[PDB]
Background:
Keywords: Plant, 80S, rRNA Modifications, ribosome. Solved structure of RNA (25S rRNA, nucleotides 2386 to 3390) from Nicotiana tabacum, 999 nucleotides shown. It comes from the structure "Cryo-EM structure of the plant 60S subunit". Taxonomically the source falls in Nicotiana (Eukaryota, Streptophyta, Euphyllophyta, Gunneridae). It holds a match to the Rfam family "Eukaryotic large subunit ribosomal RNA". The family is grouped with related families in Rfam's "LSU clan". On this family, see Cannone et al., BMC Bioinformatics 2002: "The comparative RNA web (CRW) site: an online database of comparative sequence and structure information for ribosomal, intron, and other RNAs".
Context: one part of a larger RNA, bound to proteins that are not shown
RNA sequence: CAGAAUCAGCGGGGAAAGAAGACCCUGUUGAGCUUGACUCUAGUCCGACUUUGUGAAAUGACUUGAGAGG
RNA sequence: GUAGUAUAAGUGGGAGCC
RNA sequence: GGCGAAAGUGAAAUACCACUACUUUUAACGUUAUUUUACUUAUUCCGUGAAUCGGAAGCGGGGCACUGCCCCUCUUUUUGGACCCAAGGCUUGCUUGCAGGCCGAUCCGGGCGGAAGACAUUGUCAGGUGGGGAGUUUGGCUGGGGCGGCACAUCUGUUAAAAGAUAACGCAGG
RNA sequence: GUCCUAAGAUGAGCUCAACGAGAACAGAAAUCUCGUGUGGAACAGAAGGGUAAAAGCUCGUUUGAUUCUGAUUUCCAGUACGAAUACGAACCGUGAAAGCGUGGCCUAACGAUCCUUUAGACCUUCGGAAUUCGAAGCUAGAGGUGUCAGAAAAGUUACCACAGGGAUAACUGGCUUGUGGCAGCCAAGCGUUCAUAGCGACGUUGCUUUUUGAUCCUUCGAUGUCGGCUCUUCCUAUCAUUGUGAAGCAGAAUUCACCAAGUGUUGGAUUGUUCACCCACCAAUAGGGAACGUGAGCUGGGUUUAGACCGUCGUGAGACAGGUUAGUUUUACCCUACUGAUGACAGUGUCGCAAUAGUAAUUCAACCUAGUACGAGAGGAACCGUUGAUUCGCACAAUUGGUCAUCGCGCUUGGUUGAAAAGCCAGUGGCGCGAAGCUACCGUGCGCUGGAUUAUGACUGAACGCCUCUAAGUCAGAAUCCGGGCUAGAAGCGACGCAUGCGCCCGCCGUCCGCUUGCCGACCCGCAGUAGGGGCCUUUGGCCCCCAAGGGCACGUGUCGUUGGCUAAGUCAUCGUGGCGGAAGAGCCGCGGUGGCCGCCUUGAAGUACAAUUUCCAUCGAGCGGCGGGUAGAAUCCUUUGCAGACGACUUAAAUACGCGACGGGGUAUUGUAAGUGGCAGAGUGGCCUUGCUGCCACGAUCCACUGAGAUUCAGCCCUUUGUCGCUCCGAUUCGU
Numbered sequence: 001c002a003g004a005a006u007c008a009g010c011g012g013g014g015a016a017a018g019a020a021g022a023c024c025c026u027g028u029u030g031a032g033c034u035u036g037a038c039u040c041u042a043g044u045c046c047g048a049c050u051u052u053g054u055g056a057a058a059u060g061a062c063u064u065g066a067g068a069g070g
Numbered sequence: 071g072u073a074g075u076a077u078a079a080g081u082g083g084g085a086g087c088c
Numbered sequence: 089g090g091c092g093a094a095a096g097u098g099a100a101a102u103a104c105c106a107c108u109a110c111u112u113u114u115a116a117c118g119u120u121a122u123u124u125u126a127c128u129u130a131u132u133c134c135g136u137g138a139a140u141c142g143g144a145a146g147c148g149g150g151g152c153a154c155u156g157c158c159c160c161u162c163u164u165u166u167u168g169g170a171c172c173c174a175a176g177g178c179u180u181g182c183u184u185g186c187a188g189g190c191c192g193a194u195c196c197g198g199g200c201g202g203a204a205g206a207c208a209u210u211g212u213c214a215g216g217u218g219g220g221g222a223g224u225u226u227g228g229c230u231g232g233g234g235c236g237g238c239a240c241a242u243c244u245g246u247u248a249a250a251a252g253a254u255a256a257c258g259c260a261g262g
Numbered sequence: 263g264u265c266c267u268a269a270g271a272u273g274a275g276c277u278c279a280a281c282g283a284g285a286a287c288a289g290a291a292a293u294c295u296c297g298u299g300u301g302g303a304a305c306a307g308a309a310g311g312g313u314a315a316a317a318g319c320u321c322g323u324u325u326g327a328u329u330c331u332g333a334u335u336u337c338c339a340g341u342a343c344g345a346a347u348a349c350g351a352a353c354c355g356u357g358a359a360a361g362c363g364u365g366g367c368c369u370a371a372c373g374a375u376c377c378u379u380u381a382g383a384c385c386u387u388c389g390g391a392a393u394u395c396g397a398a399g400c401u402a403g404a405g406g407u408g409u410c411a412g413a414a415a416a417g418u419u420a421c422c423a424c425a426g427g428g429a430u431a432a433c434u435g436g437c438u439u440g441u442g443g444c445a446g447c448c449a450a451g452c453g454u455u456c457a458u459a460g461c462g463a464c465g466u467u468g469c470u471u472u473u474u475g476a477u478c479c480u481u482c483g484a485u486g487u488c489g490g491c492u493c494u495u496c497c498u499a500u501c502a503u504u505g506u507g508a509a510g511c512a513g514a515a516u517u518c519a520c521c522a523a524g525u526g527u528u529g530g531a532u533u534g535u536u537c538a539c540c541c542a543c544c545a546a547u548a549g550g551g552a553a554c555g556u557g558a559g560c561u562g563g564g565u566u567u568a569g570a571c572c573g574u575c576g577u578g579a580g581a582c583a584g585g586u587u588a589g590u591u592u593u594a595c596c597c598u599a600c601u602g603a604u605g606a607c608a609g610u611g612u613c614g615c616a617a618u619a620g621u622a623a624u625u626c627a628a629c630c631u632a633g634u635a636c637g638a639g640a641g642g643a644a645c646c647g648u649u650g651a652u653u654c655g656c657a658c659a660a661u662u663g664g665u666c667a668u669c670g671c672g673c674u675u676g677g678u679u680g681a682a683a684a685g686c687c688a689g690u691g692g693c694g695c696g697a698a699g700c701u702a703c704c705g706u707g708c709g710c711u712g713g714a715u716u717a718u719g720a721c722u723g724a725a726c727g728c729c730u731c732u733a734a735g736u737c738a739g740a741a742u743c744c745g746g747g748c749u750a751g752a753a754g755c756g757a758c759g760c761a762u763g764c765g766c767c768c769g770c771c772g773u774c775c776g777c778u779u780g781c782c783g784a785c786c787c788g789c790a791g792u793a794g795g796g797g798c799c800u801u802u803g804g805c806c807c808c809c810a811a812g813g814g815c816a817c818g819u820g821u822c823g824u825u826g827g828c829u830a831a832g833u834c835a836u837c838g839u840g841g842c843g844g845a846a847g848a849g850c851c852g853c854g855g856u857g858g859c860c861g862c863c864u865u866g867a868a869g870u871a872c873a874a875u876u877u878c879c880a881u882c883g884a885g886c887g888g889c890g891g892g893u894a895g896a897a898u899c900c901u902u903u904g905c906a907g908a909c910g911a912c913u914u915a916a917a918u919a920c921g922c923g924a925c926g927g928g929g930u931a932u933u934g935u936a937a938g939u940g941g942c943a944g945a946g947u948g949g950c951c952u953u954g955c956u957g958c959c960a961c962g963a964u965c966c967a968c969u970g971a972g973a974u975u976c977a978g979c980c981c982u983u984u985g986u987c988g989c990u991c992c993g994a995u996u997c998g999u
Stems, first nucleotide, its partner, number of pairs: 005604005012598003016593002024427004029423002031419004037224005043217003047213003053127009066113001068111002072099001079108003086091003131204005141197004148160004176191006227240001228238002236257001243261004263410001264306001265366002270324007278302001280298006304313002309369003326353001328352003333347004341411001354363003377405006385399004435479001438475001440474001442470006451461002488563001489561003493555001494552005501526003505520005528542003532538001569587004573582003609760007618750004623653001625651005636641001654709005662702004670695005675688005711745004718738004765893009775883002783815001785814002794808005826863001828861001832859011895997005901915001904912001919990001921989005926982004931974003938968004943964001946961005951954001
């Protein structure tokens, strides 16, 4: 300092309640998005073979063969 | 043909060759 | 008779032989590559209720010259009508309830009509492109983290307290 | 992260930097001569060590910068790598030789597994046997990991997610105070002269946590993050106001300083603003804290989610200590605190006392002083007195103002009751006035004086022969403190009234129980002073006492105490009578009765066997019983009131009366003239024959008179029988000294 038991309010405190802080950091945890990140991929272009059968000519090299030039 | 007309562009015999 | 044999340039000889390097034309043989082009049945595409496709021949019109040749057409264009299931002729059954053939309505082609055509297309490999899409990563230290710096490997002196050892993103440097 | 075939190895020769004195150009600096020269040079690089017939400079010869594996040191786990050191086993360089040389004078200059690649062997294997290619093995290097004991690696997220972290930032708080802010010390100077009226350079000591930093101790299973608004309190480093000292204080104004936090410190424009800057008033418009007070108190303009625009940046997703616009503010009924309200406080009621707690008043203007003091002028106060006002506080409603559902009166729209009249519905239909109550600096009234002192100025007065407000002693002294006044009234208290009909209260006797602040002689009233007090004797004087209740008193003597009798005086106790005592008197004294102790006697004590609380005072309360005396009450509920009120609570009334209540009447007040009747009032419009001369009959809002009329008037208005009516002996509950 402090004296039973009760009523109506009130918003100072209970670092009040409501949520395992969404800010920040950490983890050898993600995820949406982007690209000049790493590694890939559908699609797409291109070549070969296949489907693929039947004929004829030019042109450029490669063969040999004759010739001209500095 | 960098200099010379010229393959002297490269090579061998050239003294003799066609 | 033509050249060296003489020398002008000279690093190196022209005369008679080829082979060697570069640029340059063309066929007998053969290789290779790129183009052009032909065929239709593969293949692809278009149209239809797969309805006259190809060739020829007849009816008609025209030229020629003389009895044949050549060149053409398939019937529909003043009108906001209609258009099918045969008329007709010839020929058989027998005498027609009617029925059966040819022409009318050309013949022959065992391609529905076209286009592309061994190209495209399908399949397998090969190269390119490919945040359209998938997966993943995007150190550490640090007077919070970032920015800055490297005190991450690493040397000298000093801090360092007279053995050794000794820290800070201490100091001065490498 | 290098560099060097020499800048490695070895042998020989020489001595460096610098300085002094000399020699044409030539000088500070070219080359040359002599002397001195401990390294002051050089030795690749950083630095530190080390080196002088060398480790430096020149020259000669060379490739020990070679081959093989082991050991050790540094690092360190006593692992590896790098680097280094000492031997061994070979082949060499140089020198005459000893000897030296396994890279650089020493201390740094670098790299695992897997794979690839190179070198070496008349090497091993390809697993049915041979040969040859090819492949695979063994030993030693090379291609590299610098995040260097060694993954193969770009952003963004404000659309975001998870596990955690107070091991870690963004508030407060805590340490600190660099920075910010606020003070002091010395005295060169400034200040017409003069360091200190007022300042304080060069220096130097501090304080504060309303600055900002530094740090990271608390909080990340969350402490609501700017500012404003409202509200209280606290501080002083004092802006104004009260009282003072100083001045470069003539007056006025101003400045410096001292007690001092009692009172106050404002209305506005721009900005979200803190801050800032202006306008205006004012005595003043001082500075600050309270988790940078205060979001379950508000607000949400700003910061700080998601939408969107601009600029700059980025290839882009997007970013932005840049700008812009729109963007959900949750919960109290728990505990405490606080505000009020019952109750408790030992019958009930009235009147009171009172500790303690709170507190309150504030400032300004005008007139006079006075155009005075002062001042050359210019200018220019104040005390007293008078009258008002500001801010604030407590009440109140006579007047004014506000308020309407008096639903009081009137008016009026729409509908509705057949019409008139009279009402109703439109949640208060609307309008005007509106009493009552409530209520406003928008109205009115009131708001206080004794003591002690601060600063300061002084008295007497030493220390210290003088002086001195100080040392002893003393005075005046404030918006200060305390008291008083005002508000509340305590496990504080007093006086007085009345106290219950099987009850209660008081006194006496017997018994029993309970509480105790702790019985055992439970004995004791002078005041003052301590650098003094008292008594005797009285010379002015002399003597004595004190120097602790460390004293005094008391049958103090008997088993809390044996059996009987007498008992003068003394003392103690009990009972009556008179007086005194009021600070809480609860006690004291005188007188008179009855006993105890004392005094004279007479009697017993034990074996209670060696101690076991020595049970017994004094109060107070209660029960059981006898005798005597006295007394015959209130409160609460229910009802009522409205001076009161959330509910409790509170102020009134109630039993025959001065009663109360319900009607009614009168007074008072609000509204504004009711319904009905009448009208030779009415703008006008229809009908009629008797056609009037004011012809008659109809409709007609409105108007005039009965009529300041009608309506309402306590419900919280006043008086009351002229007059009418009702009720009052209810009931229940609880209280005793």
It was solved by cryo-EM to 2.14 angstroms. The work is reported in "Structure of the actively translating plant 80S ribosome at 2.2 angstrom resolution" (Smirnova et al., Nat.Plants, 2023).